[PDB]
Context: bound to proteins that are not shown
DNA sequence: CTCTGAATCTCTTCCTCGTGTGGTCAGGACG
DNA sequence: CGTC
DNA sequence: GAAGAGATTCAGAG
């Protein structure tokens, strides 16, 4: 994700604040949803 | 003699923003 | 193969 | 470094 389970795609994509669709055992028809791990310290510049 | 000031010791703070380069533990085994 |  | 305050220290006379 109506619960469970798969998902076009436009990295990754039921939680990150998330979300939505078919669908009935399992993956396969479809458009709309989102923004990431980055410390100390030395030398050198340049403006007020 | 005991505070009175008076020196003497101690801890603080001393702008504000960018452009870049570079170097850098911890703690080597051990069974 | 974490442990120390 | 300097320099300012604030706590230790310390001290002087009547």
């Nucleotide at each position: 994700g109506c619960a469970g389970a798969g998902g076009u795609u436009c990295u990754a994509g039921c939680u990150a604040c998330a979300c939505c669709c078919u669908c009935u055992a399992u993956a396969a028809a479809a458009a709309a949803c989102u923004a990431a791990g980055g410390a100390c310290c030395a030398c050198a510049c340049g403006a007020g």